[PDB]
Shown are 67 nucleotides from a PDB entry: RNA, together with DNA. Fang et al. published it in Sci Adv in 2024: "Transcription elongation of the plant RNA polymerase IV is prone to backtracking". It comes from the structure "Backtracked Pol IV transcription elongation complex". The structure was determined by electron microscopy at 3.1 A resolution and released in 2024.
Context: bound to proteins that are not shown
RNA sequence: AGGAGAGGUA
DNA sequence: TCTACCGATAAGCACAACTACCTCTCCTAT
DNA sequence: ATAG
DNA sequence: GAGGTA
DNA sequence: TTGTGCTTATCGGTAGA
Numbered sequence: 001a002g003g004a005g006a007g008g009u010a
Numbered sequence: 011t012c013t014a015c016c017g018a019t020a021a022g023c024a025c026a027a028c029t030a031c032c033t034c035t036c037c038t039a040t
Numbered sequence: 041a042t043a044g
Numbered sequence: 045g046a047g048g049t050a
Numbered sequence: 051t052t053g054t055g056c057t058t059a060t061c062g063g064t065a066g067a
Stems, first nucleotide, its partner, number of pairs: 002037009011067017040041001
C1' cells in the first nucleotide's frame, strides 16, 4: 500500500 | 404413401439479491 | 517442481 | 476419495 | 439459496406434394 473476514453507525 | 419446419418441456447459464459509512483482525503458499 |  | 447430503 | 430471464436441445407434431 492493496485485499479477505468479523463487529458495528445513520 | 415422405419431407419440412414449428411450437412445447426440461437443462443448464448469467446476473441480482440496497445506500452513506466506521473500526478491528488477518494476509500474502511449501 | 510436488502436495492439498 | 469421495460422502448422503442439508 | 433462490430467483427470474435466456438459450439451447429434443420431441414429437401435423401440413403439404